[PDB]
RNA sequence: GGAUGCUUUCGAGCGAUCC
Ligand code: 53D
Numbered sequence: 001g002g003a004u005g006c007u008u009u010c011g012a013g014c015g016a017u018c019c
Base pairs, nucleotide, nucleotide: 001019002018003017004016005014006013007012
Other pairs, nucleotide, nucleotide, family: 008011tWS009011cHS
C1' cells in the first nucleotide's frame, strides 16, 4: 500500500494480521 481471519441470525460482527 494493498491484501488478508473466522464466526455468523448467513443479513450481518468483532478490530487483528499476511504481506
Ligand atoms: C482479524 C479482519 C478483517 N478483512 C475485522 C479482514 C482478521 C481479519 C470488517 C471489515 C473485511 N474487514 C476488514 C475483511 C478487512 C475485525 C489470528 C487467532 N488470531 C486471532 C485473529 C482474530 O485478527 N481476528 C477485523 C483478526 O484476520 F481479511 C480481524 N479482522 C482478516 C481480514

The RNA (RNA-G-3AU-uucg) with a sequence from Mus musculus has 19 modelled nucleotides. NCBI's taxonomy places the organism under Eukaryota, Opisthokonta, Craniata, Boreoeutheria, Mus. The entry is an ensemble of 11 models. Method: solution-state NMR. The entry became public in 2023. The PDB entry is titled "Interaction between a fluoroquinolone derivative KG022 and RNAs: effect of base pairs 3' adjacent to the bulge out residues".